[PDB]
Context: bound to proteins that are not shown
This record gives sequence, structure tokens and C1' cells, in this order.
RNA sequence: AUUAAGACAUUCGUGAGUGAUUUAUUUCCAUGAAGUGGCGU
RNA sequence: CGCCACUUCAUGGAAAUAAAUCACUCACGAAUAG
Repeated sequence: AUUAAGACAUUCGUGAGUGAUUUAUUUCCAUGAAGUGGCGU
Repeated sequence: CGCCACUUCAUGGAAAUAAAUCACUCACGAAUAG
């Protein structure tokens, strides 16, 4: 003593389930295990 | 026919290149109000 007083936007709630860093790519290309004989016309 | 060796012992190139770089689902549901 006044269209006043009183009242937690709180309870529950997994950022979790599915998902190969996999696919493609020749350690390859060039390259002679070769060259030369020397000594007393 | 007799005798006999010295040489040379890796360089150049390619040293990563492309594809996918998140996708789908849920993005609030109930109760309390009316």
C1' cells in the first nucleotide's frame, strides 16, 4: 500500500553418421671395353 | 725367333606433373503461452 505480490527462457539433446590421399606415370635416354705395338736393313 | 707394356674408370637431360580441395543428411524437436 499504489490495475499490486509472486516466477532464472528453463528441462531433455555427443557436431554426429557415411567416406583408403587415391588415380595416371618404365629410373629412363645417349654412349664401341676399347687404343697402340716396340726393339737389331 | 727372343723379350716386353702403358693407357683410360661419368658426364649431359628429366628432380614431379595433372584430377578431386569436402559432399549428403540434420540447421532445431517437444513441454510450458494460446